Method: X-ray diffraction, resolution 2.2 angstrom. The entry became public in 2008. Shown are 69 nucleotides from a PDB entry: RNA.
RNA sequence: ACCGGAUGUGCUUUCCGGUCUGAUGAGUCCGUGAGGACAAAACAGGGCUCCCGAAUU
RNA sequence: GGGAGCCCUGUC
Numbered sequence: 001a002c003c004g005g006a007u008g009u010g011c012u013u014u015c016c017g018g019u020c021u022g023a024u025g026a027g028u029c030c031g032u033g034a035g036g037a038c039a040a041a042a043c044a045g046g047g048c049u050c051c052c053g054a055a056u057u
Numbered sequence: 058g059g060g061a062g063c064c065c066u067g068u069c
Base pairs, nucleotide, nucleotide: 001019002018003017004016005015006014012034020025027038028037029036030035042068043067044066045065046064047063048062049061050060051059052058
Other pairs, nucleotide, nucleotide, family: 001023tWS007034tWH008009cHS008033tWS009011tWS020024tWH021023tHS022041cWS022042cSS022068tWS026039tWS039069tWS040069tHS041069tWS
C1' cells in the first nucleotide's frame, strides 16, 4: 500500500487476517466510519528531442 | 543493442 473481514463512535486517519511492491507505501489538506482532493519518489505504457554502441554503405 | 532529457496518462 491493496484486497477481504470486524467495529454503529470505540477517539483513531481503529482493530484482525492475507499479500509484496511502483512505493513495506513520502508530503500537504478535507471527512472524522473506515473515505475524498492532490500527487513526491519509483514504476509502467505512449509522444517528442538526444547521446553512446553495433551492422552495412 | 545500452541509456538520457522533456511532456501526457495511469498506479498511490